Shown are 175 nucleotides from a PDB entry: RNA from a Planctomycetes bacterium, together with DNA. The organism belongs to Planctomycetota, within Bacteria. The reconstruction used 520,000 particles.

Context: bound to proteins that are not shown
RNA sequence: GGCGCGUUUAUUCCAUUACUUUGGAGCCAGUCCCAGCGACUAUGUCGUAUGGACGAAGCGCUUAUUUAUCGG
RNA sequence: CCGAUAAGUAAAACGCAUCAAAGUCCUGCAGCAGAAAAUCAAA
DNA sequence: TACTTTGATTTTCTGCTGCAGGATGAAATCCCG
DNA sequence: CGGGATTTCATCCTGCAGCATCCCCGA
Numbered sequence: 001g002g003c004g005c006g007u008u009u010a011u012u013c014c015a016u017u018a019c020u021u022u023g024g025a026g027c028c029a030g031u032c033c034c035a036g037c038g039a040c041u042a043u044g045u046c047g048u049a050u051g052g053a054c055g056a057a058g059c060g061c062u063u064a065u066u067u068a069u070c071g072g
Numbered sequence: 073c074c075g076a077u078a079a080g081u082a083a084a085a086c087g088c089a090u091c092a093a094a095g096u097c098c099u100g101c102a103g104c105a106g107a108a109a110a111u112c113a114a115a
Numbered sequence: 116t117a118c119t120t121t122g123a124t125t126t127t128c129t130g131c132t133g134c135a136g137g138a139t140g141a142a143a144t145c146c147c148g
Numbered sequence: 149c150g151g152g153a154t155t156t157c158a159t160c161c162t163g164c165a166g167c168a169t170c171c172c173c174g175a
Base pairs, nucleotide, nucleotide: 001028002027003026019095020094021093022092030054031053033052034051035050036048037047038046039045040044058088059087060086062084063083064081066079067078068077069076070075071074072073096138097137098136099135100134101133102132103131104130105129106128107127108126109125110124111123112122113121114120115119139158140157141156142155143154144153145152146151147150148149
Other pairs, nucleotide, nucleotide, family: 002057tSS004025cWW005090tWS006023tWW006091tWS007092cWH008093cWH009094cWH010014cHS023091cWS028056cSS032034cHS032050cWH065080cWW073074cWH
C1' cells in the first nucleotide's frame, strides 16, 4: 500500500439504525505486458518494481453421496 | 459408505483472532500554504 | 575564482481556515369543489 | 361556505488594557 470481520462510546428503561470519521487487532504484496527513470556499445541494449494491467488476501465448529481398511 | 480416519462441493449456525472514542450544518467569497514551470538579476 | 542559492514577477490545479448571510411563523386574501 | 393556495409582514440583548505569544534564528 491493498483485502476483509466487526466491538465499545446511555446505570433497569431507548430501535447491534444500518451514517461519517479517529484508533486497536486479522490476512496478502509478484510479473518487464505497456509506460516512466538511470547507465551506455545510442533512432537501440541493459537495468530499475516509479505509474497503469494482471495475480494475493483468516482459522475452527455440525449435517449427506465417491475413494482408500476389514464382513462388501 | 452401514463403524470410524483424510481428500472434493452450496447452505444453514456458532466461536476465536478482536478492540476503544467522536460528530453543528448550509451558502458565498477571500486569505494563506503545497507543487511544478517560464523570464530578468545579484552574490 | 565560482557554482549554487536567493530576490522579483507570471500561469495552472488542490486543500484548510476566516468571516459575512442564516437556521420562518402568523395573518390576510383569493379561488374553487 | 370551508379549505387549500397564494401573498404580505416583521423580529435583536456583548468587551476592554498590554507589544508577545509556537516562535525560533539566519552563512

The structure was determined by electron microscopy at 2.9 A resolution and released in 2022. The work is reported in "Chimeric CRISPR-CasX enzymes and guide RNAs for improved genome editing activity" (Tsuchida et al., Mol.Cell, 2022). The PDB entry is titled "PlmCasX-sgRNAv1-dsDNA ternary complex at nts loading state".